[PDB]
Context: bound to proteins that are not shown
Molecule: 16S ribosomal RNA
Organism: Thermococcus celer Vu 13 = JCM 8558
RNA sequence: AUUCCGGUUGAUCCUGCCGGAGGCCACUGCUAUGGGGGUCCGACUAAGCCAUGCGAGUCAUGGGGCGCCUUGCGCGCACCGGCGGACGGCUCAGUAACACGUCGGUAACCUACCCUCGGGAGGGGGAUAACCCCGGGAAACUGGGGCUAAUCCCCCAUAGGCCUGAGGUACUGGAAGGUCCUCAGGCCGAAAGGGGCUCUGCCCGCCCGAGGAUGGGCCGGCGGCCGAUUAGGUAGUUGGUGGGGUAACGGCCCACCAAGCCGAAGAUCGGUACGGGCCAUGAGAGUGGGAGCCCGGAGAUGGACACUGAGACACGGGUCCAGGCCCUACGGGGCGCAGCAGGCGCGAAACCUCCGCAAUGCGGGCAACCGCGACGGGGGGACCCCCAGUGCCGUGGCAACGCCACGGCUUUUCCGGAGUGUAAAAAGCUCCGGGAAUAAGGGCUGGGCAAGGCCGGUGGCAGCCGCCGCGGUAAUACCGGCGGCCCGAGUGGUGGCCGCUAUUAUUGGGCCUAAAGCGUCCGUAGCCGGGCCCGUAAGUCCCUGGCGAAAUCCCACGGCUCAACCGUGGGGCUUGCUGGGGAUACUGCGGGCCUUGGGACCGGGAGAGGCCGGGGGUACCCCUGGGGUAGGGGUGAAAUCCUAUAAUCCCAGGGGGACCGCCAGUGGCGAAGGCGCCCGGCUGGAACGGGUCCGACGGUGAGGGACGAAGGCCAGGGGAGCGAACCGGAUUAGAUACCCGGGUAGUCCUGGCUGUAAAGGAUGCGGGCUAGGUGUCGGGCGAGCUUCGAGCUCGCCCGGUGCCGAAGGGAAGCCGUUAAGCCCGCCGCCUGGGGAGUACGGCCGCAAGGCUGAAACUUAAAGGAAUUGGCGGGGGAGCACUACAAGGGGUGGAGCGUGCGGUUUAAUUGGAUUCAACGCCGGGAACCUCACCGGGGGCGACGGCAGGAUGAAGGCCAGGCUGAAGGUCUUGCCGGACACGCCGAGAGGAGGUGCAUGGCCGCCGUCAGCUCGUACCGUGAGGCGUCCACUUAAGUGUGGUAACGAGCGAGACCCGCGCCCCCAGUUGCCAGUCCUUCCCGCUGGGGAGGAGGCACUCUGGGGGGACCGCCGGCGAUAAGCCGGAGGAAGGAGCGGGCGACGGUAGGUCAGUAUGCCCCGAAACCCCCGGGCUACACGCGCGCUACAAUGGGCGGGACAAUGGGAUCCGACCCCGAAAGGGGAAGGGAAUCCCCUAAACCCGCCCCCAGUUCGGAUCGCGGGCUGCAACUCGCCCGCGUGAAGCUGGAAUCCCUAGUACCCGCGUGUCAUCAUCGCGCGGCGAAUACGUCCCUGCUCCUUGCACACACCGCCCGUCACUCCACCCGAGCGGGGUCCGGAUGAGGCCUGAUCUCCCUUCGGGGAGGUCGGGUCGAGUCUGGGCUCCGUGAGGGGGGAGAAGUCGUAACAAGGUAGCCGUAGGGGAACCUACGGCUCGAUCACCUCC
Repeated sequence: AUUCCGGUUGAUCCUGCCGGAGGCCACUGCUAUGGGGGUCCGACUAAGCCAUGCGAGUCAUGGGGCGCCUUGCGCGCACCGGCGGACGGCUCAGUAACACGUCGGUAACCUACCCUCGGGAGGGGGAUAACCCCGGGAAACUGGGGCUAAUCCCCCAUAGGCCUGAGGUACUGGAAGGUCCUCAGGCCGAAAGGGGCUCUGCCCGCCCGAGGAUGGGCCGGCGGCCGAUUAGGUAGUUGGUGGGGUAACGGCCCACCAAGCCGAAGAUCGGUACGGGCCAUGAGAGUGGGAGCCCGGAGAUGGACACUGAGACACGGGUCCAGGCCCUACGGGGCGCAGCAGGCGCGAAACCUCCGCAAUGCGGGCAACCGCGACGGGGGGACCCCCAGUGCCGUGGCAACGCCACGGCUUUUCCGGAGUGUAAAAAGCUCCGGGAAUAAGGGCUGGGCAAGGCCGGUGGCAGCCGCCGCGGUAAUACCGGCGGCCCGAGUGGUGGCCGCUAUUAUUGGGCCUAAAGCGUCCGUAGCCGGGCCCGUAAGUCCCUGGCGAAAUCCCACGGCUCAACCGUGGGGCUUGCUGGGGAUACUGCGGGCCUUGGGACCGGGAGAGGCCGGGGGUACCCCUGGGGUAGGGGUGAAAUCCUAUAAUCCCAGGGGGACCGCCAGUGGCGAAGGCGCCCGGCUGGAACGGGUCCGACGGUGAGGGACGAAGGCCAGGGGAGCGAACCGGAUUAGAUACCCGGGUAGUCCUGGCUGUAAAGGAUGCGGGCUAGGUGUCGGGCGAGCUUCGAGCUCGCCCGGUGCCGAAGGGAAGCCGUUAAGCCCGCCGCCUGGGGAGUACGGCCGCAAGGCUGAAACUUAAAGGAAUUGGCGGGGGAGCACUACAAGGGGUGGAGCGUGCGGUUUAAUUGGAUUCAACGCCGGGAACCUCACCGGGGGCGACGGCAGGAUGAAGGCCAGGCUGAAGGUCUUGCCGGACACGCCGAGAGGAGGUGCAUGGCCGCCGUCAGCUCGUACCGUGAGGCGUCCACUUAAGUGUGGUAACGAGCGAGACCCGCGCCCCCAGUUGCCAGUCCUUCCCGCUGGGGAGGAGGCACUCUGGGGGGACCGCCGGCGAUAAGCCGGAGGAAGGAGCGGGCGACGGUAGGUCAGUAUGCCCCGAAACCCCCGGGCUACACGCGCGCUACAAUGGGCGGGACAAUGGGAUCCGACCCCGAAAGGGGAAGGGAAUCCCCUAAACCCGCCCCCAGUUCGGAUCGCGGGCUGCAACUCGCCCGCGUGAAGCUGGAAUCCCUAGUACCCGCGUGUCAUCAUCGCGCGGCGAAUACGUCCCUGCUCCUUGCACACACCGCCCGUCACUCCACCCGAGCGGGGUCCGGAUGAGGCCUGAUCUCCCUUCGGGGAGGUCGGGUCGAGUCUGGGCUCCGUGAGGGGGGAGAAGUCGUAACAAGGUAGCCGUAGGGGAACCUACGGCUCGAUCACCUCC
């Protein structure tokens, strides 16, 4: 302050609702010092009931009395009489009405008190209270007799009043059934000359008339709620004639005449409600309320009726009924607080049974004065409002906004007192005294929303939470402490109203996709309406007269200290209504003219517009005949079915019913639905052209009507194909389906009904404006061309139908002159999601069903459009030997090695289980390792505690226990010295937690991705770059490109190999030279050792070399790919290392580090023994084999990598072997490990469980070690297990690779079928592809985003909730009848009493006869309420049960409508829609 904030997502923008935040009202928690002012306080539920007291009396100057004052004067007391009591006061039930407000009227009426004027008061008479006598009765109440008065009562006359008739026209009025004058006839018919004084005058008084005033009655115009799931209502009802009645008009009532009156502009009925001034709120528009004060109205337990009076149908008077209560002597009598107080009761929900008539007023009174629960005064109360308080000042200090101390001040408030105040009092005010004393909470503290990175407790419990949300061991969100924030004598909670909310929209909302355009058209009312002229002046505007009370509202000024409050004045408010005058633009009304809008007409065309008739076209099915035999059909695969009576197929004929292909289109016509063979006939509508006519005739359309797909129904026909239901065959876990075979209704015709659809442009209709471009249909015009064609092409106009599109619009998608833009109108609809399009009611329909159509309750969102991803049983592209192809080798079959699972066990410790666990944890465990088991023994740092060293904390001799132990111990032992016997608090923990962490590792992935700056695009999330095409191993490059550049990653880089050069020459190499020596001998040749030297090799430092560089080709001439040359090397040379951002609660806390939890003298430490090595079994990886592509024996050959100190060990000896003794050299180019195996030669074996195979087992001999049983390794003799090539399926590999062969090393005391590496031998195949398996990118759709191991649906079951249909039971209203009907009021007779002027009159009973009449019985309807069996569905929730319907082509595309079927989601059919994906066409772009 004309306001926003939080909440739907992984993020964004919307819609939309919820919530916060403000004010007021009512209840309410905690808390509370004071004063003042005020229109506050049993109104909300019970207009329910009431104990007690009070609330209306007064007059002695109306009258007669009774008493007191000794009497006088005077005082008191009641009674009669007057006046008043009809006001005031209370409440809001009823009432939707002339009740209220306002303007007006009453010439259609009443009015005591009061005022003025004008007049009058004459003559008689009577009774009865009080009092006296007697009483009765329980009371309430009441009788008889006697006596008396009046301003009491009655009579008579005079005035006067009323009616009627006649006529005069003096009065007022806007207007005379009026007034007045005169005359007639009549009826009614007054009075207190009372009382008092200063009495001869005055005062207060009586009656009549005229007017006024006051207060009312009645009438009218205007004005102010809801409902159509209330549409017809009214019968004296509308009017009239005549009357009666009334104060008065009036169908108010009556008799007689007529048929009116109200109503869709909403009557009637129902619901709610006192009306207004006003109040709350809000920027206002507006929404809401109408207790308190005023005005009006109504009512006094409900209902009805009367008396008296000026006035009542009477709150503090009467009568009856109903209902209830009280007293009673049971005969009777009395009361109804919605007056003040006070109670009961009801409720969430409201005071004292006070004081006074002193003010204000009323009544009475001549007056003084009296009375008044009205009013005033107080008190009670977190009613509203105004003003304040809870201290202030200095210095000093502080954890310095504030506090503490030290001093000083003040005293509003507190205490006490005096005056004033007051009707009295209290409060207040002035003063005195005392003293900073006597006085602050409530809420909040995560964000909304100001305020805590605080602490303690609890630990998905308790609890908070307006909404969002917090809380499952570190909680700023619970509880508490400390602190802080907001307000503050108040602060919070609950409910309600306004605002928030442009979520009701006149201002000022929306309706393609979010809620929402009727299926379409036609038209009634209504509303909106072209242009000019003339008029009127109804709306409208101006000016003026009268009104719209006061209070309330605004302002100023004054008085209470200011203020609030009050007064003075100005203004406004009340919706306004009305009397005049003026203006005439707009609207309206009237008249006239027009032609642009619309209608009519004409002309040539167009068109699947419709109806009716006729004629055809294939195709399909059936029948016939001919042919021809064995299958056809159908599927993913099959079967059912047809067929050997001859099928399918072919041929010729006949018949039948439906339907009209290609052409056929962003095509055309139509209101939409919808409409396609041709021909003819009837017919509708539009466009174009039009100097044709009419002359605003128009738009929209509530209500109402017509048309209206498929389907369905009634009836009648027809029935080929298809085909719900159904029937069978399959499928499947199931399959009430999808697939197959049949098949009823139906589909067709006729006539009717139904009247629904994704009936969709999800877009109502009309009109005007706001760039266009490009098609296409139709008509027209103008040109050109022409095969001279109803032809073609171009352009223009009009009208249709489409695409695109700037501006513009929008949440965006998208719309965009065929608006979803701006403007002008009319209609319909909508107002969170559901419940629900349900229930109830109504109408319609044969039915099916349709139109209409809620609420309770529930819920925090649902929903929309786009974004990024992820996913798809969507698409495309590109890649890979943990993919295929081509090929080579295997695994899977046996035995065994090893690991795993399970079983077993005292223990058989654990981790890891697809890729990415299973020869992995470097995990080859004899002890250790070790974490398992059985047993045994040690451990508290620091403090304190029980103590104390006294000779021991600690060790300890021989033994018993003990597996063995100075562990322990009877028995004894001292070297010189503190404390788990007890607590905390620990050390250590291979104890837990790898979803608490770090670090490392694996996988995605050595994949090619991940990002940035600037710019641009987008409201935004985001996008672009980073896309496309080629290319590459590569987001590597080339080019195109709203992108340009850059970075990490890739590459570069580092290591090694391979070729050359230089340097270097030892411990390496030895060719050449020389020397010395040994053999053959064919006198030729071979080797050995010394100097020789670095030649060769080798080593290791530095350089070079290869770059698609050259040629040719392909691609584009680029990027680059290919072939070839040459070259050591040829296409990143080959092979490695370095593993991006980030994810994977991947693995590892059992390597270290580390939080938490736990153990803590045991879950810490050490030792012995066992186990991890158990084995009916399943699995992974491997070794050996199943033999000749071999086995054995004997001979012959050829490596590299690495390693070596208590270590390699040559060499010699011993031994059959394994091995043993001694031992050179070697700390490493010197020595050793180290002469490898596969291979070759010769000889045996000759296709078989073997001379294959070597499981197993026996005996013996050795090495390591502390220990070899459990449980090691080696050797020799012996034994001689399965196995004779291996299903399904699966693995590795592209060149010095795979396969095959062995070696080294790590582990290592001894152990290698393992890991990491080394060499030896050494191929086949392809040079590709995406088929399989996977990855990457792009695109698309998505109801997903812990992201498909997603989301989600319904039935059934369980708990709870409220909601219907309701049997039944019981009440209470209301309309019709029937009956009785209290009572009052009119009247007739009769009776009794009292007055009488004798005329009668008055009070009553008893009979009746009439009336307003409540009520009481009852029967019929109609609802309402309290209940309530039994059925229904709905909403939450909980986990559940069956399935998987939907979202991605959701695995049968989904959805609408209709119908049928089904456990359930659902399925099927016909017609429609895209709110449907993909690939194949044409088209517009």